[PDB]
């Protein structure tokens, strides 16, 4: 940078994996 999951939603925020 990217995935793959979860906070009822995300622009936040955890976890996990390249």
């Nucleotide at each position: 940078g990217g995935u793959g999951g979860g906070g009822a939603c995300g622009a936040c925020c955890c976890c996990a994996c390249c």